[PDB]
RNA sequence: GGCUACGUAGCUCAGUUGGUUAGAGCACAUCACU
RNA sequence: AUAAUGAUGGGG
RNA sequence: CACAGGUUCGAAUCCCGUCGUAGCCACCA
Numbered sequence: 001g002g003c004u005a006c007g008u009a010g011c012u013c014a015g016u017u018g019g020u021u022a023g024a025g026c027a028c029a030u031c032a033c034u
Numbered sequence: 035a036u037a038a039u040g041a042u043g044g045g046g
Numbered sequence: 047c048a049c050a051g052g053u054u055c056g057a058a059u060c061c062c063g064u065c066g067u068a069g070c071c072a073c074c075a
Stems, first nucleotide, its partner, number of pairs: 001071007010026004028043004048064002051061002
Other pairs, nucleotide, nucleotide, family: 008014tWH008022tWS009010cHS009024tHH010045cHS014022tWS015047tWW019054tWS019056tWS022046tWS023046tWH027044cWW032039cWH034035tHS050062cWW053057tWH
């Protein structure tokens, strides 16, 4: 240099409703128990 | 008292 | 909804390009 797959919450990951709306786990904040 | 654990949240 | 543009009435979603992450290829003499 060519081709292919990626870039999404603080991290790992979904969602690409053939175009009209962003979510799961851990984390973070407050309170409860001690 | 801290972990663990429970209930409420915010965050593109 | 990585960035900046472009069609669309409207894009995180589609297109082209740019930046970075990976893989594979870059052969026969």